[PDB]
Context: bound to proteins that are not shown
DNA sequence: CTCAATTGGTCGTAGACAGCTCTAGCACCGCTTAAACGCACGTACGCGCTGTCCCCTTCGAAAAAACCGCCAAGGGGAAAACACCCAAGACACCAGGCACGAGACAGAAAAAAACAACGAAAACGGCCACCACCCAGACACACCAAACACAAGAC
DNA sequence: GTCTTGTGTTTGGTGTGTCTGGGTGGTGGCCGTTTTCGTTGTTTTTTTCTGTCTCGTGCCTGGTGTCTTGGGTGT
DNA sequence: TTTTTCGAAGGGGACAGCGCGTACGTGCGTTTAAGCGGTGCTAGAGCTGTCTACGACCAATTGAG
């Protein structure tokens, strides 16, 4: 006593 | 083989053709202006094209699909400009109907000239009789057409 | 594949001869009515006239529309 | 990259929508001469009247298709 929430897409870059 | 062609010949009459005017086709002037030229203009259609559609066909174009695994962590923009109004107005281009220009016509008097009516000459339309030879109709054959069937072939 | 080919033939229908023979169209004279034309009168078409109608070329008066824009949520 | 199938293209015309432009249509203004017409002439067109060459017709004859 009131208690888990909460965002995408694009583009780099890197790892085996 | 045979009947179309041929020929001297008569008959009569077309038409040659000569004559005769007086038609109406010829030149001619000569005025008056409609219609011909000439030129100006432009705008509309005679010129152009390639656009594109139309058989038949391939075939290469465009088209669409596919193309480690997965897995960490940056670091940007997500327009907003700028569609597309809502409105509210002055603005074209748009009515549509002034208007009257030049013309077509329509009415109307008036002319005139087209044609209607009246009277004449004649030559063409009848009415007979009479002709014959056309043309109908019969009969008759034949052949040329339709039929039917097949061959090769146009489609 | 197709139903056109045309040659090949069948057989009669009908085209065309030919033969009669009188209907008909022509011919002619013959008359008489018609037609033609020529002269005169009128009414219908045309000419000059006026004059409104008309449409057409565009004026004109303003009307149906149009596209800026002040102000913006929203393609 | 691989595959699919459109609808492209080649061969040819028919047309034609819009651009181009200069013909040739409205215009006007001048000159013609085309027209009325007023008027002469005159030929030959078209009548007519004499004559007879002519083709139709025929009867007798050939043979050319």
């Nucleotide at each position: 006593g009131u208690g888990u929430u909460u965002u995408c897409c694009c583009c780099u870059u890197g790892g085996c």